Solved structure of RNA (5'ORF RNA) from Bombyx mori, 198 nucleotides shown. The 2023 paper behind the entry is "Structural RNA components supervise the sequential DNA cleavage in R2 retrotransposon". Entry title: Structure of R2 with 5'ORF. The structure was determined by cryo-EM at 3.47 angstrom resolution and released in 2023. The sample was in a buffer at pH 8.
RNA sequence: UGUACACGUGGUAAACACGUGACAGCAGCCCCGAUGGACGGACCGCGAGGACCGUCAAGCCUAGCAGGUACCUUCGGGUGGGGCCUUGCGAUACCUGCGGGCGAACCCUGUGGUCGGGUUUGCAGCCCGGCCACA
RNA sequence: UUUUCCUGUUGCAAAAAAGUCAAAUAAAGAAAA
RNA sequence: ACUGUGCGGGGUUCCG
RNA sequence: UUGGACCUGCCAGU
Numbered sequence: 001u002g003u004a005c006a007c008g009u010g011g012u013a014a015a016c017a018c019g020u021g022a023c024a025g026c027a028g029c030c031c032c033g034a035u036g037g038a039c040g041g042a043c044c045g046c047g048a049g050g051a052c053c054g055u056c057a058a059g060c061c062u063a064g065c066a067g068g069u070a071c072c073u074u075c076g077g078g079u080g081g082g083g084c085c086u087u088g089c090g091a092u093a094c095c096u097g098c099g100g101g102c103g104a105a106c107c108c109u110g111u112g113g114u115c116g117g118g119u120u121u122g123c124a125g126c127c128c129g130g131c132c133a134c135a
Numbered sequence: 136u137u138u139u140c141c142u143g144u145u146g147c148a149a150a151a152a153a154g155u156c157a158a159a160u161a162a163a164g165a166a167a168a
Numbered sequence: 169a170c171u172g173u174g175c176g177g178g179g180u181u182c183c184g
Numbered sequence: 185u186u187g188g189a190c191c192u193g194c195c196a197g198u
Stems, first nucleotide, its partner, number of pairs: 005021005028084005038055004043050001059102004064098003068095001069093002071078002110134011136168003140164001142161001144159002146155002169198004174194004
C1' cells in the first nucleotide's frame, strides 16, 4: 500500500461519510547442501540422473558470511530449485572481500631483497605463508 | 650422476606390535650403468 | 566348525 | 577381584 473488523463523530434508518485502533491479524505449509567450466564426439531406459574421450587458461560452483552500487517499494524490507494444495496483502541485477569443495600451479634445502601475520618488547628476536638466484 | 637390497632416527595406526619393503633418511653396508 | 557361568596358558581394550 | 573380543588343545555330541 491492498483485503476484512472494533470504537467514536454526524445522521430518522441504510447497501451514507470520516477519523482513531489488540506489537490488531490477515504477505500457506513440506522437501533439498551434491561440486570444477567452455567449446567437438562417442553412451545410456538417447527421457528427470549417471561413464568416458580431445584442447584452453585459470579459474568454476555456493538457499554460507560481511560491505557498498542501482531498483522496487510502504514505513517493515526484498533476489535458489522442486511439491502439495489452498486463496492465503511482497519485493531484482551485478561487482568486492572471507569461508567451503572442485580445479591449477608449488615443491629436496640455506642464505638476502622481500611483503602480508601472530607473539614479548620498543623494530631485537622465534614461528606461518607468496615472488625473485645458488647447489 | 642415475637405477638397484638391508640395519639404526623421526609423522598417524590403538599397547611394549602389526602397517608403513627406498614417507623423508644416515663415508648410510652393498650390486648395475 | 560349534555348541559352551567348561577346563589350561601371557603387560593387554580400557573395568574398577 | 569381573566382564565381550580374537591365539591353541581336550571335554558329551552333530